Keywords: Fluorescent RNA, Aptamer, HBC620, RNA.
Solved structure of RNA (Pepper (49-MER)), 48 nucleotides shown.
The 2021 paper behind the entry is "Structure-based investigation of fluorogenic Pepper aptamer".
The PDB entry is titled "Crystal structure of the Pepper aptamer in complex with HBC620".
The structure was determined by X-ray diffraction at 1.8 angstrom resolution and released in 2021.

[PDB]
């Protein structure tokens, strides 16, 4: 510097539902994820 996406975080733009008002729950299946679009890391593994 790439790579896997393990990790599932991080911008941004929207629905319901709950809240002790701090925040928490959820929104088919495919397709890393994710309600969705966007982005390849504070790290862990591989490559050079």
């Nucleotide at each position: 510097g790439c790579g896997c996406a393990c990790u599932g975080g991080c911008g941004c733009u929207g629905c319901g539902c709950c809240u002790u008002c701090g925040g928490g729950c959820g929104c088919c299946a495919a397709u890393c994820g994710u309600a969705g679009c966007g982005u390849g890391u504070c790290g862990g593994c591989g490559c050079c």